[PDB]
RNA sequence: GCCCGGAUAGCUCAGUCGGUAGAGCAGCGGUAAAACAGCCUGU
RNA sequence: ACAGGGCCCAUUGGGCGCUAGCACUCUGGUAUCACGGUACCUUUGUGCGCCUGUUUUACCGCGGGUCCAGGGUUCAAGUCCCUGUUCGGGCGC
Numbered sequence: 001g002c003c004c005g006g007a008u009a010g011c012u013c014a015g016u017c018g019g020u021a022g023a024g025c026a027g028c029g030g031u032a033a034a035a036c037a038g039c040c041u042g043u
Numbered sequence: 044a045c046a047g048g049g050c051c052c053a054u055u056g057g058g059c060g061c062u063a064g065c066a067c068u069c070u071g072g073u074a075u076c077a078c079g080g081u082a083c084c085u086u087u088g089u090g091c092g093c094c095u096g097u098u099u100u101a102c103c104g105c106g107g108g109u110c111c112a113g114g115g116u117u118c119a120a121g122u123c124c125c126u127g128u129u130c131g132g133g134c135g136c
Base pairs, nucleotide, nucleotide: 001134002133003132004131005130006129007128010025011024012023013022019118027105028104029103030102031101032100033099034098035097036096037095038094039048040047041046042045043044049059050058051057052056060093061092064091065090066089067088071084072083073082074081075080111127112126113125114124115123
């Protein structure tokens, strides 16, 4: 200097040669069962 | 991690969530009885139930997005076309 690929949720990646962008891990609440624990004020 | 206190007992020793309580057992007693025993209250512990909390698990939902950046084409772009930035590799220096 030139060739080939990607770059997206907080992270890893999806996402039919265009037709409202998602999964898991997370995060946040709810539902639960299994185990463990149990009186109050404290420093 | 460690001190005071509230309470319950069968103790100077031992227990604790029960406004949610049931079964059993054992204290104390109340009555009753083919004198064996079992009912009613209370009570110590033992299980069940309920309450709360912690964790695990499995589900159910909601915020969480400039699709790397600017343009263009397209009724319709993260997905297509151009350039630029950056991260990977390869051929050369």
Primary citation: Gottipati et al., Nucleic Acids Res. (2023), "Structural basis for cloverleaf RNA-initiated viral genome replication".
The RNA (tRNA scaffold,CVB3 Cloverleaf RNA) from Homo sapiens has 136 modelled nucleotides.
An Rfam search finds the family "Enterovirus 5' cloverleaf cis-acting replication element" in it. The literature on the family includes a 2001 paper in EMBO J by Barton et al., "5' cloverleaf in poliovirus RNA is a cis-acting replication element required for negative-strand synthesis". From the family's description: This family represents a cis-regulatory element found at the 5' end of Enterovirus genomes. The element has a cloverleaf like secondary structure and is known to be a multifunctional cis-acting replication element (CRE), required for the initiation of negative strand RNA synthesis. Its family is annotated with negative stranded viral RNA replication in the Gene Ontology.
Crystals were grown from: 100 mM Bis-Tris, pH 6.5, 48% polypropylene glycol (PPG)-P400.
The structure was determined by X-ray diffraction at 2.92 angstroms resolution and released in 2023.